[PDB]
An RNA structure with a sequence from Homo sapiens, together with DNA, in which 335 nucleotides are resolved. The PDB entry is titled "Paused elongation complex of mammalian RNA polymerase II with nucleosome (PEC2-nuc)". The 2025 paper behind the entry is "Structural insights into promoter-proximal pausing of RNA polymerase II at +1 nucleosome". Method: electron microscopy, resolution 3.4 angstrom. The entry became public in 2025. Keywords: RNA polymerase, NELF, nucleosome, DNA, RNA, TFIIS, TRANSCRIPTION. Ions in the entry include zinc and magnesium.
Context: bound to proteins that are not shown
RNA sequence: UGGGUGGUGGCC
DNA sequence: ATCAGAATCCCGGTGCCGAGGCCGCTCAATTGGTCGTAGACAGCTCTAGCACCGCTTAAACGCACGTACGCGCTGTCCCCCGCGTTTTAACCGCCAAGGGGATTACACCCAAGACACCAGGCACGAGACAGAAAAAAACAACGAAAACGGCCACCACCCAAACACAC
DNA sequence: GTGTGTTT
DNA sequence: GTTTTCGTTGTTTTTTTCTGTCTCGTGCCTGGTGTCTTGGGTGTAATCCCCTTGGCGGTTAAAACGCGGGGGACAGCGCGTACGTGCGTTTAAGCGGTGCTAGAGCTGTCTACGACCAATTGAGCGGCCTCGGCACCGGGATTCTGAT
Numbered sequence: 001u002g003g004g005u006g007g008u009g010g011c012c
Numbered sequence: 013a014t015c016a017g018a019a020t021c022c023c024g025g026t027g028c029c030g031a032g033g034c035c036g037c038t039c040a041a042t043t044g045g046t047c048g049t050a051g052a053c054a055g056c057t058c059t060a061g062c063a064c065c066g067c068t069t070a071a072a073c074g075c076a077c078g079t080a081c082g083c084g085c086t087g088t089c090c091c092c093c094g095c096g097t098t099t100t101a102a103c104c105g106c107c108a109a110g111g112g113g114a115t116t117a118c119a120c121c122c123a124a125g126a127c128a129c130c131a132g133g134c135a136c137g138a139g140a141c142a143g144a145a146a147a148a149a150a151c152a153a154c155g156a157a158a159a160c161g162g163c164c165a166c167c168a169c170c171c172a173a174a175c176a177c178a179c
Numbered sequence: 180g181t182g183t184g185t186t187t
Numbered sequence: 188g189t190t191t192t193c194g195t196t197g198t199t200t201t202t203t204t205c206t207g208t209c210t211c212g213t214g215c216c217t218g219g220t221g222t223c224t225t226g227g228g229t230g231t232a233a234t235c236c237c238c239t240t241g242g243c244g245g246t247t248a249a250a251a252c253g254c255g256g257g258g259g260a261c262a263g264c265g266c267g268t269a270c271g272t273g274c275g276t277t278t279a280a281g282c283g284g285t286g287c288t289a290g291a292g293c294t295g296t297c298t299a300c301g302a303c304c305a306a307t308t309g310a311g312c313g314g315c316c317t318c319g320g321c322a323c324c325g326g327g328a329t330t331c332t333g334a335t
Stems, first nucleotide, its partner, number of pairs: 002171011013335148173186002177182003
Other pairs, nucleotide, nucleotide, family: 172187cWS175184cWS176183cWW
C1' cells in the first nucleotide's frame, strides 16, 4: 500500500 | 504229504466193408483257321491332390483335488452233480406201397436283335428362400453444465510461512 | 549464530 | 441445493442382405420306346424206377426220477486309489489364400486275342473186384482223483 474474503444491517 | 481204487489209452487179437486199383466206354478237351471288336497304347487337357505360409482361436494337456467304484474278504444259502434206480422208445433190422423227382420227346411263343423314332431326363444357369449375420435405428437412461433480485451502509481479517544450506 | 535466499 | 435442457452411451427392435441351399426353367441329346423276325430256351405231355414214406418186432442203451451235499452263486461290508473335474497354459488343428504340378480323365487308332466254326481222340466217369486199417472187444498198469 491496494486487492480479496466473510459477517452484520437498511429499503422494497 | 501218502495209500485205495476206478478210467481209460496202449497192446494184442477179430474182421469186414468201403477205399484203392483196375477196366471199359464216351463226350468234352485239344488243334487249326476265321473274323470281329476290347482294349493297349500314343497323346492332349485340365482337376484337383499337394505343398507352403499366415493368422487365429478351439482344443489338448499338465496338475491339484476329491470321492465312487474296484476289488477283496467273509458269511449264508441252494441247487446241479453224481450216485443209484426206474422207465421207454430209438435204432436195427426187416418188409411193403407208391408217387414224384429225373428222363424223354415235341410244340411254341416270347425275348434278343436290328431298325427307326423322339422326347425324359440330364446339364446348365437363374431364381427363390430362409435362418442368420450385420447394420440402422430409435428409445431410453444418465452425466454435464448453466442459472438462480435490486440498490445501499459499515466492520473485521488476510494478503508468501517454515527452512535449506553453505557460511 | 544467519542473512540471503530458499520452496512453497 | 435445485432444476432443466443437451449431449453422451447402451439396448432392444426393425430392416437388410446374404450367402448358402433348395427348386424351377430351359437347351439338348443319346438313351428310352414301337415294329418286325426268328430261333431256341421254355412250357407241356408221357414214362419210370428209385428214393421216400408207412408199419412192425426186439431190446438195450439211454432218457427220466429221487436224494445227499458241498462247491459255487448271491449278498454285505472294508478299505484303496484312479479316474472324474475344474483351472489355467500350451499347442496344434482349422481356415484363408497361392501357387505348383503330377496324374486322372477323355480321344482316337490299329491290333491281336478271344468268341465262332469243323476234326479227333483220349482221359475222366460208370462199373467191377481185393485187402488192410480202422471199427470192435478183451487185458494190463499208470494216472489221476478220493480220502485223512